[PDB]
RNA sequence: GGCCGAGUAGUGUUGGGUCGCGAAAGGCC
Numbered sequence: 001g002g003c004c005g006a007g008u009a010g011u012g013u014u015g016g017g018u019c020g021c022g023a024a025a026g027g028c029c
Base pairs, nucleotide, nucleotide: 002028003027004026010021011020
């Protein structure tokens, strides 16, 4: 640093929230 890691971790709203947004270690490549 590109990817997986996972749009998961997390975060955001703070009801509507089953939601959106939204990473990296590490390892891979």

An RNA structure (HCV-1B IRES RNA DOMAIN IIID), in which 29 nucleotides are resolved. The work is reported in "Structures of two RNA domains essential for hepatitis C virus internal ribosome entry site function" (Lukavsky et al., Nat.Struct.Biol., 2000). Method: solution-state NMR. The entry became public in 2000. Sample source: Synthesized enzymatically in-vitro using T7 RNA Polymerase. It comes from the structure "SOLUTION STRUCTURE OF HCV IRES RNA DOMAIN IIID".